Context: one part of a larger RNA
RNA sequence: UGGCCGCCUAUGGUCGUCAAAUAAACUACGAAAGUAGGAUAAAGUGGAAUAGUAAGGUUUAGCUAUUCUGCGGUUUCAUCUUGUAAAGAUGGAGCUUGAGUAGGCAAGUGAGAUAUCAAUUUUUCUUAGUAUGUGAGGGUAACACUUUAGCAGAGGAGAAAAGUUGACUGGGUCUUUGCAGAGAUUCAGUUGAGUUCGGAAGAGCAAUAAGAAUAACUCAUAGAAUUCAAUGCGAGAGGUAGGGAACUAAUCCCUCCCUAUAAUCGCGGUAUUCAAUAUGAUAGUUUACUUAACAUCAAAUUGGGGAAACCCUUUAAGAUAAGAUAGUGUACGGGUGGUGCCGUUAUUAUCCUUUGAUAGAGUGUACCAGCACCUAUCGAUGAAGUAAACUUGGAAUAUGGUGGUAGGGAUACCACAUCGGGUAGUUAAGUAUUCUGUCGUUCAAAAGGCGGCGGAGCUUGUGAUAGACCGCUACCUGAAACCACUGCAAAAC
RNA sequence: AAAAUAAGAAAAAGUGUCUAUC
RNA sequence: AGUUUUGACCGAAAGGUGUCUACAUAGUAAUGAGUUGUUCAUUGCCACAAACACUCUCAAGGUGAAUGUGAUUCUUUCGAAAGGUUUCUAACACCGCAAGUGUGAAUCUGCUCGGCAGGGUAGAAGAAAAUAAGUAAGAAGAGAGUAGGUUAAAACUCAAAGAGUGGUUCACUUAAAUAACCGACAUUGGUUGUUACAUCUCAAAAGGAUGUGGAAACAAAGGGAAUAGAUAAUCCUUUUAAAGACAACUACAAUAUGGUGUAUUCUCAGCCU
Numbered sequence: 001u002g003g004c005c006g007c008c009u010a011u012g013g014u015c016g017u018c019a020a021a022u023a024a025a026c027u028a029c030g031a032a033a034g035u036a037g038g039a040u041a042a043a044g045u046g047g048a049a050u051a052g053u054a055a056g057g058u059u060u061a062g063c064u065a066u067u068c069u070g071c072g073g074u075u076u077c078a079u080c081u082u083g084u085a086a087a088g089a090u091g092g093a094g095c096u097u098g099a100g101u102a103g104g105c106a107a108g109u110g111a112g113a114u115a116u117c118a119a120u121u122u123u124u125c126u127u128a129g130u131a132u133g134u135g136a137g138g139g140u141a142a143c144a145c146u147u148u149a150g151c152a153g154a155g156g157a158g159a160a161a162a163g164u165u166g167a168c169u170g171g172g173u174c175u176u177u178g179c180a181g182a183g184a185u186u187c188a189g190u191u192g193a194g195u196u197c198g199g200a201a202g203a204g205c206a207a208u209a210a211g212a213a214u215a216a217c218u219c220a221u222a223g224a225a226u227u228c229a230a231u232g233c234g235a236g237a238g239g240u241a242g243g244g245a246a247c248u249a250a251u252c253c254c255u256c257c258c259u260a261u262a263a264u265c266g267c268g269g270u271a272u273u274c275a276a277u278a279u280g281a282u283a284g285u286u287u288a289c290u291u292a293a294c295a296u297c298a299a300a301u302u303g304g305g306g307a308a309a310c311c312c313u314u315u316a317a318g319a320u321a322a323g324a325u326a327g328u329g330u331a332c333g334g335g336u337g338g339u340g341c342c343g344u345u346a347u348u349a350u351c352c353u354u355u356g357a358u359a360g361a362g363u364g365u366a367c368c369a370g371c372a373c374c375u376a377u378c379g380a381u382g383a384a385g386u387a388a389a390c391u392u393g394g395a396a397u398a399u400g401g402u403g404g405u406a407g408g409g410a411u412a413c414c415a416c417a418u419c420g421g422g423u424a425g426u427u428a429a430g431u432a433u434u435c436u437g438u439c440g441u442u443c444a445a446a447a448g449g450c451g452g453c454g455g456a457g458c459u460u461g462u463g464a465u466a467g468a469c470c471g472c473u474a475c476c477u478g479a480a481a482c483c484a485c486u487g488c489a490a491a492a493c
Numbered sequence: 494a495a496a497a498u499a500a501g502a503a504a505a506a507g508u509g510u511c512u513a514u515c
Numbered sequence: 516a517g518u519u520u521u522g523a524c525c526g527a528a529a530g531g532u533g534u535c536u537a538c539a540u541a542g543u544a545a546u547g548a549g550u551u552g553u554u555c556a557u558u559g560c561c562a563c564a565a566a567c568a569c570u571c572u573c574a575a576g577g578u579g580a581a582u583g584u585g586a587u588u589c590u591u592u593c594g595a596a597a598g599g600u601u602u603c604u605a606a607c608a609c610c611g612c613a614a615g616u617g618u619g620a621a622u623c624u625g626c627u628c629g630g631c632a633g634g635g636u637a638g639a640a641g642a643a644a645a646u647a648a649g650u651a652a653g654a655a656g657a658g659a660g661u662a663g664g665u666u667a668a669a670a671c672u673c674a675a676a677g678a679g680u681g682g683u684u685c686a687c688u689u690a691a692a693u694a695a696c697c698g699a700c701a702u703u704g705g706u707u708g709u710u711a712c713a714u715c716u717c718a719a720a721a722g723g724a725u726g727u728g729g730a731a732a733c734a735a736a737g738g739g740a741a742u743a744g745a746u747a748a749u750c751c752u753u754u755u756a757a758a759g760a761c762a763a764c765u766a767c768a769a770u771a772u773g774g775u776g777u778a779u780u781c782u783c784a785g786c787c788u
Base pairs, nucleotide, nucleotide: 002015003014004013005012006105007104008103009102010101011100026037027036028035029034044071045070046069047068048067049066050065051064052063053062058492072096073095074094075093076092077091078090079089080088081087108221109220110219111218112217113214114213116210117166118165119164120163121162122161123160124159125158126157127156132152133151134150139145140144167190168189169188170187171186172185173184174183175182177489178488179487180486181485194205195204196203197202223274224273225272226271228269232267233266234265235264239261240260241259242258243257244256276399277398278397279396283391284390286388287387288386289385290384295320296319297318300315303312304311305310323351324350325349326348327347328346331344332343333342352382354380355379356378357377358376359375360374362373363372364371365370401416402415403414404413405412418479419478420477421476422475423474424473425472428460429459430458431457434456435455436454437453438452439451440450441449442448463515464514465513466512467511468510469509470507501573502572516672517671518670519669520668521667522666523665524664525663530703531702532701533700534699535698538552542560543559544558545557546556547555548554561585562584563583564582567579568578569577570576588657589656590655591654592653600644601643602642603641604640606618607617608616609615622639623638624637625636626635627634628633676688677687681697682696683695704765705764706763707762708761709760711727712726713725714724715723716722728782729781730780731779734753735752737750773787774786775785
Other pairs, nucleotide, nucleotide, family: 001016cWW002019tSS006275tSS008400tSS021042cWH022041tWH023040tWH023094cSS024039tWH024075tWS025038tHS030033tHS031544tWS033559tWS041074cSS042073cSS042095tWS054490tWS060490cWH102401tSS107392tHS108224tSS115211tHS129153tWS130154tWH131153tHS135149tHS136148tWH138146cWW158317tSS186237tSS198201tHS215391cSS216284tWS227270cWW231268cWS236262tWS236263tHS280393tWS280394tHS281393tHS282392cWW285389cWW293321tWH298317tHS299316tHS301314cWW302313cWW322352tWS329344tWH330345cWW353381cWW353383tSS361373cWW425505tWS426471cWW427461cWW443447tHS444637tWS446625tWS462508tWS473505cSS476499cSS517675cSS526660tWS527536tWH528696tWS529781tWS530783tHS537658cWS538541cWS539553cWS540550cWW541553cHS552658tWS565581tHS566580tHS571575tWS588659tHS593652cWW594649tWS594651tHS595650tWH596648tHH597647tHS598646tWW599645cWW605619tHS659698cSS672673cHS673675cSS677690tWS678686cWW678691cHS681730tSS687691cWS703784tWS710758cWH717721tWS726756tHS727756tSS728778cWH733754tHS736751cWW738749cWW740746tWH741743cHS772788cWW776784tHS777783tHH778782tWH
C1' cells in the first nucleotide's frame, strides 16, 4: 500500500487478496479413561431449574449471573442412491458470538398542526320605503262619484358574513413487570344523512365512510428506508373443526379446559438504494405591496327606439388576480333496465391574461429622431411587476478529530486517543575513620563479625545559596459502558 | 455510603526558566 | 386398630460374665501367576513430597522431571526407647598465691559487672528421681450387626390366619414331615464359709433335712358378664429352685471318642476316662 468494523476525516483493532478468531474434525500413542500436536464455519427467537442483589428479624416482586432444553442457522462424521455426480435421503456429534473513542451526515420514516367539497340553520343587505292596507281635507254631484296629504308596511327571488352536521357507545388483545392514562388493531350494539316502492298514511336496503398535499410548517429518530414463491421464531381478536375434565341410573347440548386454522403485530434473514464542510452556477414555494386602480361578469333597475319579448343607455347589493364557454370522449375510476355522458386527465375550436416580430393611421412628449397608444397578420405564454426571508447545490478550488498559544488576524507549532488520585527521584569524580539501607554468609538465642551493590558527610569541579513555575523518569491505586408511548410503585404479625 | 490500612533495593530522570540575596 | 412399600433409630431366636460385629486379591483400571486373608510382577492414570536441569538483575517466583509415599476391623498374649519436667556443677589432700596431680557426675563456652579472688544471665556435656506407659512395635486366633423390633410419611383393608419345633423363619397348608438359622475371641478348677430362694417337716414361735444353668409340655392358681353366685371359651401368672451367685485359702493341661451332669422331652458349662 490493500480488505473488514453503515458513509467522510483523525486515532485504534483485526486480517493478507476465496483477504476475523475458537471448538468438534484430522494426525500419533493407549484395552478403556485420556495424553501430546492441530486446520477451519455461522442468523437468531422461545421455555425450565438454582445462586446472588433485596434498611433493622422473618415472608414476597423485579433484575444480575451459572446450567438444561424446543425450532431454526452453521460445520463435520457414518450408512445408502448419483460418479457420464460435487447433488439428494436417513442416523449421530460440535458451536449458536468478536470489531472501541471523538466531530459531522436524514427531500428517508413516525407523530402533531394547517386546506377544500356537500347538505342545513340564524342574522344582515339589495329589488323597495316598491306591492298592498288605512285615510283628514278639496273637487264634481243633489243626494252620489273619484281618490289626495299623513300613518303602517311585505312575501318570493338574489347576494354576503358567522355556526352546525359528515358519527357515537361497550368488550378483548398489543406497547418489559404491578396500578392509572394515551395510541394502535379486531369483535358486537345503537342512531339515520342518503336511496328504492307508494298522491298520502306506510314498507324495504335497517348503504359505516366526501377529502388531498407539505425539500422550502413544527417536534422526534444516527444508522435508516424499500423489496422478497419461496425468509426463521414467538404472541394473537372473531368464526369453524377435533378432543378432555366434571355432573347423572344413562345419553346429547350450553357453560369450563386444551389443540389445529390465523385478521393484525414484535424481533431477525436475502436483495437493492442513500449517506463530510465552505465559496458559487442551475432549478423553485410562502409572506407583503402595486390592487379589484384600469377592465370583465351579475338577480334586478332608469331614459329612448322598433314588428305588439329585438336593440341602445343609466344605476346596483356582489363576484373574478387565471381561468371560462362548447365538442371529440384517448387514458384512469363510478352509476343504470339501457343510453346520455357523472368525476379526473389528455386533445380540438373560440374568448380572456402576459409578450415577440412585420406593416398602417392619429395624438402626446417644447421641436426633429426615438418611445408610448390604437388596428391588422404570424408565433410564444397561463396571470404580470416590485421587495424581504427560505430550499436545492454541476464543474473547479480550498478544507475535512478535540483542546491550547502573543495587543488583534492568517500561516505554523505543541499535547491527547474513555477519565482521575497518590508515593519515591531528577550534575560528575575521588575519599583515611565512623554511621546507615538492601542481599548473602557466620553465630543455639541476644549482642556482634566477614563480603557484594548504594546512601549521608568531607574535598575538587559545575560561581554559590533560597523561593516560585514548567517539564521528565520509575512505581502504587480508583471510576465509567444499559429497552420508556406518558405518571406512580414491593408488602405481612 | 466517607478516609486510613500499599507506592522493597539496584538501574532509570532537564546541573531547565524567572525573581531575590551574596 | 391392622397390612404393604421407602427412610431413620435400635436389636442375638441353644447357659452366665467382659470386649466386639469393618473390607473383599487393595490409591485407581487392565493382564498374568499363586493362596492357609486379600500376596507378587508389568503397563497407563490421579493425589502428596522431591535429587537434578532450564528460565528469572538481587529477593520473591515460573516450567519440566529421575526416584519415593498413598485401602483396613476385633479379641488374647508379650512389651520398649527418645524428648520434656524437678534437683545438682561440691568437698578433701600435696602446693605461699596460680593450675598441676589424686578421689568424685561435678568439666567447658557466649554476653555482662569489678584491680584480683569472684557475681549475674543464656547454653553444651554429665549424675539422681518421678513421668512418658501398660503407650509404640512383635507374635497367635477370628473373617462375626443375624432372625427380627420400634417410629415417621403415603397408599390400602384380613393367610393381617393355622400346623409344627427346644426355639425362630423369606421353610410348610387343613394336616403332618422337609432344609436353613440360633454370631467371633477370652473366661467360668478344687476345699471351706456366708447371704437369698424352692420343696418337705415342725400347733404357733424357736428349729431340722435335701437342693439351685437355659428353652418347652402335662398340671395348678387368679382376673372378666347377669349388681349377689358361677366360668365352656378367652387373658395374665405359676410350673421353669432366677445363687451353677458372693468371700477367703490354694492348684493346673497335648487332644478326640465314650460315660456322667440329666429330668416328662431337648441342650450348654463343669467333672471322669